[PDB]
Context: one part of a larger RNA, bound to proteins that are not shown
RNA sequence: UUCAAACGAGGAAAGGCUUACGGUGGAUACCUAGGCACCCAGAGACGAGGAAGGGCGUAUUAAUCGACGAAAUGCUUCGGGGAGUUGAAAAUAAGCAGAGAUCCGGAGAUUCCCGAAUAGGUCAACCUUUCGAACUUCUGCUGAAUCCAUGGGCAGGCAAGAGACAACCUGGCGAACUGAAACAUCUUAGUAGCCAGAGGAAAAGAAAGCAAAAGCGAUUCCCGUAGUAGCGGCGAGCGAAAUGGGAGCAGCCUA
RNA sequence: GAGCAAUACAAGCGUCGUGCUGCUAGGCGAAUCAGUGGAGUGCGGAACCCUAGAUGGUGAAAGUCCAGUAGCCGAAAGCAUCACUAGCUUAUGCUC
RNA sequence: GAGUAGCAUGGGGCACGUGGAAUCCCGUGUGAAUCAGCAAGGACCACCUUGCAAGGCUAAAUACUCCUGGGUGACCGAUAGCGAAGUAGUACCGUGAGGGAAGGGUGAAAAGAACCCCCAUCGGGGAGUGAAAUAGAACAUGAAACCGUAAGC
RNA sequence: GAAGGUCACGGCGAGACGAGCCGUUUAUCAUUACGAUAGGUGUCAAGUGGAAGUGCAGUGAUGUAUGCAGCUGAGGCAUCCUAACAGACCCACAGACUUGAAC
Repeated sequence: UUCAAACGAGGAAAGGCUUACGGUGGAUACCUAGGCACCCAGAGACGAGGAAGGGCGUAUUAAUCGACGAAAUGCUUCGGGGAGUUGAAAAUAAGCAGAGAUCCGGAGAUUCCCGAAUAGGUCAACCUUUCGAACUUCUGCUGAAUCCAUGGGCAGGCAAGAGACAACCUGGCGAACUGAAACAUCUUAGUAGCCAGAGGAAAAGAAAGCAAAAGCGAUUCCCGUAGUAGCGGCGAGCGAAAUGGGAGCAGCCUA
Repeated sequence: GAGCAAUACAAGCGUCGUGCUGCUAGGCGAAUCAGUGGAGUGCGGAACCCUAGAUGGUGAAAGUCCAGUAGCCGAAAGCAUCACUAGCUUAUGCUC
Repeated sequence: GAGUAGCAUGGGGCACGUGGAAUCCCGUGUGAAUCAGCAAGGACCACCUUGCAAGGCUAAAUACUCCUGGGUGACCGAUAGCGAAGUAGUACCGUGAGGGAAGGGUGAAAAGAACCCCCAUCGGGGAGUGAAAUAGAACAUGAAACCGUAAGC
Repeated sequence: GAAGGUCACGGCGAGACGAGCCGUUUAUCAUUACGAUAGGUGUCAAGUGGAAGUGCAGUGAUGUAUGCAGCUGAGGCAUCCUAACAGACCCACAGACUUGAAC
C1' cells in the first nucleotide's frame, strides 16, 4: 500500500444549566396644597322679602368644572391694600390699567324654569287661566233649615305648613338573631329601626326627699361607697341605696 | 274681695344706639461674603440678628433669598356673647 | 288672706319578673279626709320625727356635631388611609331601592425634540437641547413571575 | 464543488398533512438509451337516445322519412398544439488508531 477483527471522538432538529444583554410587567425605597384622630377657641342654623338640592344658560371660538344668572364668571356702595386685569384644564386674539383696572371682606340690588312653592294640573325643570293654595288666631261684612242665635261663605292683617334636616335631647310605638352551651320564663334590646317636636342644650330641677331622734337638705354631672345588699327556671344574667369626696351652685309667680 | 289708688323699689325684654371684648378683609415685622460643583441654602474661614432659629418654598439639609414667624397696631360698617340706657304689652312693693 | 281630693282589679316603671317586699306613673268601675288635717319611713300597726305634692317657670356644672379658624398627633402615605389627596360615590350593573372601580409624581424651569433619512406626510434612527432622554409625553428609582438572543458545558 | 439527494413544475387505480411511484419540450450521454406523467384534440367503444332544421300527411294534437341521428364525464388507442424552461442550492476533495493475515 490491500482485506478482516477489536474500539472510536467528531455530528443535532431541539433542549437543560451558568453567565451577559433586553422585553413584558410591576413592587419596593423616597416625596406629596389630602385623609384618618384629637385639643383649644367659636359657630349650632337656613327659609315663601321663597332655601337645600338641580335643569337650562352665561365668558372672545369655548364641550367639561368652579361662580353667577339673561345689570348671567359680572353690577352698586364703603374700606383695607397694592398693583396689574380677561377663574381653571390650553395658549392665543382683542384690551381695560401707573392715587378704587382686578383681587380680598362687609353692607345691598338682581336672582328665569323646576322643587314646600302656597294658581290648577303635571310622565319636576312642561301646559293653561291668571297676580288666586289649603289651614290656625283676630276683625269686619253676609248669613240655612224654625222668629232670634249659628252653621256656611267672602275679604284683610300675621303666623303656621318647607329644609325631604349630621349627631346630641324629650316623647309615642316597638323585634329578632343571640345568651340561658336545647328552648317557650328570663336575658339578650325597651338597643337597632319607624314616627313626632324643640332647643343648641334639652330633660330634670329648690323637694307629702333622705336620713334620723345626729343632722343634712334643688336638679344634673364626675370619682367612690359594694359591681356589696337585693332580685332571678335565685340558673343565665342584671344590678340598689344611704353616706363621703368634687365640678357646679341664686331663687321666684297664679290660685 | 274693696277703699286711697297703676308714685317708689326690682325682675324679664324691645324699634335703636353706645362701650368692652371676639368673629368676617389688612398693615408694621431683624441679620454676611468669598471659594468647590450643572446648581448649594453643603463643607472649611469669618461676621451679624435674635421676647421672632414654628414651618414651608426657592434647580440637594441656612435663622441671615422669599412668604411667614415673636411682638406691636388697625376694622366706614355688618354681627355673637357680656354691661349700660330708651316706644309699646305683660310683669312689680307692703299689709291682710 | 287664699292654697289645687284616694283605691280594688288589670299593667308599666323603680336593681326588684307581685314575692312577706311598699312606693311612683295608669286602663276600667267607684272614689274619704282636706293644715288641733294628710302622706312617707321597701307588709301592716302604735309612737316619734320629717316633709306637706294634686298648676307652672327657672342660669350654670352635664351631651354631641354638618360646618369655621389655629394648632397638635412614636396616624397613614395613593393594592394605606374616608368609596373620593389628579373634574369617581362618575364611568358601569339592576325596573328600581340599591350596589359600586381601575387609574399617583420626566425634569428645577420643559428648552416636552426645527431640520435631515426610511415609511402610506402611523413608527424609528440621527442631528440638538439638558448634569441626566441607557429621564422625553407607555416618561422617575424600576426587582420578581413570564417571554428571547448570544456564549461555555 | 461529483455520484446522489432535495425543491419546483406537469400528474398519479398512492396520501389528512408528509412519504411513496412516473415524467420535466434531444420527451437527461453513446449505442434506438423504448423515454406523452396530465389537460385538450382526433378516432373508437360504451351509456342515453332516433334531437335541431326541413319536407310531407292531419283542423289540431300528433306522427313519418332523413335519424338507429345527434350529444357525450373520469373507459381504450392515437396525438404532446398549451404548461412540464436554459439553470441553482444542498451534499464534497480516495477518508482515524492498534493488531493479525498478505505485499
Solved structure of RNA (23S rRNA, nucleotides 1 to 534; 4.8S rRNA, nucleotides 1 to 103) from Spinacea oleracea, 607 nucleotides shown.
The entry has 49 different proteins, among them Ribosomal Protein S14, Ribosomal Protein L13 and Ribosomal Protein L27.
It comes from the structure "Homology model for the Spinach chloroplast 30S subunit fitted to 9.4A cryo-EM map of the 70S chlororibosome".
The entry is indexed under SMALL RIBOSOMAL SUBUNIT, SPINACH CHLOROPLAST RIBOSOME, RIBONUCLEOPROTEIN PARTICLE, MACROMOLECULAR COMPLEX, RIBOSOME.
It holds a match to the Rfam family "Bacterial large subunit ribosomal RNA". Its family is annotated with structural constituent of ribosome and ribosome in the Gene Ontology. Rfam 15.1 lists 51,934 matches to the family in 10,816 species.
It was solved by cryo-electron microscopy to 9.4 A.
Sharma et al. published it in Proc.Natl.Acad.Sci.Usa in 2007: "Cryo-EM study of the spinach chloroplast ribosome reveals the structural and functional roles of plastid-specific ribosomal proteins".